[PDB]
Context: one part of a larger RNA, bound to proteins that are not shown
C1' cells in the first nucleotide's frame, strides 16, 4: 500500500404468542306479512294518569286506605306467600296457591260535572253523624251545563276516548304540462263535525232504445271503449253481461171522532192526540159482491265463546362429560305436528289424532214458537195526493262534459204555478212515441278497516325485523310542538371459584368445580384495523 467481516439508537419483512375490538356462524321472552276471528268504551265517571299501597322494598308488576288484595260459584289436586336472593314469619288433601265467571271495595286528576285552578291542589251551600264539641276539625249524601217530554218539580238523554275504516262541512302547494296562466297534482294532504261495529246507500219524478230493465251496495267485464281536453299534458264513464247478497216498509193530504185556547159568541179558525190512507195510478166519500201470509221487534232451547279432562306404544347392551347416537331384539299409530330432556327419541316429559266438559256470564232465527202488522172485486162525484216547491231567468257545483249544440242532478239570487184535461225525464227547441210519479222518513245482507285473539310463511334473525327481543316513546335533546338512541347469548347444572399467598383495593398465583375456565361473569364462537413480547433474515 490492498482487502471483505462484526457492531443496531431505532426501522423494515417474515413466524409464533398475546392484548384490544367485535365481524362471522349458530341461537331467539321479538318483529314483519297474510288469512281467519272478533269489534266499541264512557256521569253506574271512560281512555289515560298522579299518589299511595309489602314486616324489611329502588324499580317493574299487581292492587286501591278493605290497597301483590275481600266475598261467591265453577275448574283443579300439591304445593303456596308476584319478577327469588336474603333474612322474618306463615298457609295448604280440614283441599291452599293458581285458572274461568259474577260480586265488593275502589284515594285524587282527567268529559270532570259544587266553585276555583298553574291536572292530580285549594275553598264552599244544604241535610245527618262523630271529638268534651259553640267556635275547630274530620265522616257520609248531595249541589255543572245543554236538549227533549208532564204547572214548576220533575223523568229520559247528551258531554269525553278509540289503530285504521266511513259520511258530511271546509280544502292547499310542490309537481306535470320538459317555461306558464286554463288544465294537472286533486277534491288528494290536512282541518272540522258526526256515525259505528261498520259507515254510506236503498225501493224509481230511475235507466235508455231493447215487444226491454226493475231498490241499494260490492267484485269481474263492458273499457282505456264512449267521450272530456291550451283536442296539450292528461282525464275518463254508463247501459248491457257475468257473480256476491237479497227486503221491504211507514207517513203528509182528503174523510170521521175527540180534547184544548182564541176569536168579530159565526154551527168558524188552527194546535195536539186516535181512526183512516200510502200510489203508476192510487186514495177519500156514497151504494153493489167478503176469501190469510207474516216480522227487521219480543220470547225459548240448540250451537258457539269465556277455565278444563282423557288420550296408544321400549327394553338391553355400547362409546361418551352427557344418549334421544351406534348395535340387537320389539311395539303403538284415527297419534310419524311441534317443543323439551347434558348430543339426532313416534313409544321419556308436554303434547298430537280422536273424544269428552260449564254451576256462571256473554253470544245466538242456524231450526223452531208467539205478538206487530198485513188479507177482495165493480158503479158513480169529478173531495186528496207533500210550495216559496216545480217551472223560467242570473251566478255556480256534480257527471267523461273545461261554454260546448249542453240536457240531466244539485242550488245562492229574482220571478213564481198546477193536483191526473195534473207534473218530470228519454242530451238545445218543437211535434210525435214511450218512461216515471218530485218537493216527508226508515230499511237487513253482500262491502271497508285491524287497537284486539288465533293460524300459517321459497319473512328478518340483533348495523336485520317494529323506533323498542333488554325496565323505550325510555335516556338524552328541545321553552315548546317535537326529536329520539344504544344495549340480547356463562353453564346441562351456579357447581359462580372455599382456604393459603402477593396486594390498602383492584387484580392475580396456587387450590378447587366443570366435558370445557384461551366457558370466570356484559363470560359461545371471536374475524379485521390497531398496541405489544420473543425469534429468524435485514439495515
Nucleotide at each position: 500500500a490492498g482487502a471483505u467481516g462484526g457492531u443496531a439508537a431505532g426501522g423494515g419483512c417474515c413466524c409464533a404468542c398475546g392484548g384490544u375490538g367485535g365481524a362471522u356462524g349458530c341461537c331467539u321472552c321479538g318483529g314483519c306479512a297474510c288469512c281467519c276471528g272478533a269489534g266499541c268504551c264512557g256521569a253506574u265517571g271512560a281512555a289515560g294518569g298522579a299518589c299511595g299501597u309489602g314486616g324489611c322494598u329502588a324499580c317493574c308488576u299487581g292492587c286501591g286506605a278493605u290497597a301483590a288484595g275481600c266475598c261467591a260459584g265453577g275448574g283443579g289436586g300439591a304445593g303456596c306467600c308476584g319478577g327469588u336472593a336474603g333474612c322474618g314469619g306463615g298457609c295448604g288433601u280440614g283441599g291452599a296457591u293458581c285458572c274461568c265467571u259474577g260480586g265488593a271495595u275502589g284515594u285524587c286528576c282527567g268529559a270532570a260535572u259544587g266553585g276555583g285552578g298553574g291536572a292530580a291542589c285549594c275553598c264552599g251551600g244544604c241535610c245527618g253523624g262523630c271529638g268534651g264539641g259553640a267556635a275547630c276539625g274530620c265522616c257520609g249524601g248531595u249541589c255543572a251545563c245543554c236538549g227533549c217530554g208532564c204547572u214548576u218539580g220533575c223523568g229520559c238523554g247528551g258531554g269525553g276516548g278509540g289503530a285504521a275504516c266511513c259520511u258530511g262541512g271546509g280544502g292547499a302547494a310542490c309537481u306535470g304540462a320538459a317555461a306558464c296562466a286554463u288544465c294537472u297534482c286533486a277534491g288528494u294532504a290536512c282541518c272540522c263535525a258526526g256515525a259505528g261495529g261498520a259507515g254510506a246507500g236503498g225501493a224509481a219524478a230511475g235507466a235508455g232504445a231493447a215487444a226491454u230493465c226493475g231498490a241499494c251496495u260490492c267484485c269481474c267485464u263492458g273499457a282505456g271503449u264512449a267521450g272530456c281536453g291550451g283536442c296539450g299534458a292528461g282525464c275518463g264513464a254508463a247501459a248491457g253481461g257475468g257473480g256476491a247478497c237479497c227486503a221491504g216498509c211507514c207517513u203528509a193530504a182528503a174523510c170521521c171522532g175527540u180534547c184544548c185556547g182564541g176569536c168579530u159568541u159565526g154551527u168558524c179558525c188552527g194546535g195536539g192526540c186516535g181512526g183512516g190512507g200510502u200510489c203508476g195510478g192510487g186514495g177519500g166519500c156514497c151504494c153493489u159482491c167478503g176469501g190469510c201470509c207474516g216480522a227487521a221487534u219480543c220470547c225459548c232451547c240448540a250451537g258457539c265463546c269465556u277455565a278444563g279432562c282423557c288420550g296408544a306404544a321400549g327394553c338391553u347392551g355400547u362409546u361418551g362429560g352427557g344418549a334421544a347416537g351406534c348395535a340387537g331384539c320389539g311395539c303403538c299409530a284415527g297419534a310419524g305436528a311441534g317443543g323439551g330432556u347434558g348430543a339426532a327419541a313416534g313409544c321419556c316429559c308436554c303434547g298430537u289424532a280422536g273424544g269428552c266438559g260449564a254451576a256462571a256470564g256473554g253470544u245466538g232465527g242456524g231450526g223452531g214458537g208467539a205478538u206487530a202488522g198485513g188479507u177482495g172485486a165493480g158503479g158513480g162525484u169529478a173531495c186528496c195526493c207533500g210550495a216559496g216547491u216545480a217551472c223560467c231567468c242570473c251566478g255556480u257545483g256534480g257527471u267523461u262534459c273545461g261554454u260546448g249544440g249542453a240536457g240531466c242532478c244539485a242550488u245562492g239570487g229574482g220571478g213564481g204555478a198546477a193536483u191526473c184535461u195534473g207534473g218530470g225525464c228519454g242530451g238545445a227547441c218543437c211535434a210525435c212515441c214511450g218512461c216515471c210519479u218530485a218537493a216527508g222518513g226508515c230499511u237487513a245482507a253482500g262491502u271497508a278497516c285491524u287497537c284486539c285473539g288465533g293460524g300459517u310463511g321459497a319473512c328478518c334473525g340483533a348495523u336485520a325485523g317494529c323506533g323498542c327481543a333488554c325496565c323505550a316513546g325510555u335516556a338524552c335533546c328541545g321553552u315548546g310542538a317535537g326529536g329520539g338512541a344504544a344495549a340480547g347469548g356463562u353453564g346441562a347444572a351456579a357447581a359462580g371459584a372455599a382456604c393459603c399467598c402477593c396486594g390498602g383495593g383492584a387484580g392475580g398465583g396456587g387450590a378447587g368445580u366443570g366435558a370445557a375456565a384461551u366457558a370466570g361473569a356484559g363470560c359461545c364462537u371471536g374475524a379485521a384495523a390497531c398496541c405489544g413480547u420473543g425469534g429468524g433474515c435485514u439495515u
Keywords: RIBOSOME, TRNA, PAROMOMYCIN, MRNA, TRANSLATION. Solved structure of RNA (23S RIBOSOMAL RNA, nucleotides 6 to 525) from Thermus thermophilus, 539 nucleotides shown. The organism belongs to Thermus thermophilus, within Bacteria. The entry has 49 different proteins, among them 50S RIBOSOMAL PROTEIN L24, 30S RIBOSOMAL PROTEIN S7 and 50S RIBOSOMAL PROTEIN L6. Selmer et al. published it in Science in 2006: "Structure of the 70S ribosome complexed with mRNA and tRNA". An Rfam search finds the family "Bacterial large subunit ribosomal RNA" in it. Its family is annotated with ribosome and structural constituent of ribosome in the Gene Ontology. The entry also models magnesium and zinc ions. It comes from the structure "Structure of the Thermus thermophilus 70S ribosome complexed with mRNA, tRNA and paromomycin". Crystallisation conditions: 0.2M KSCN, 4% PEG 20K, 4% PEG550 MME, 0.1M TRIS-ACETATE PH 7.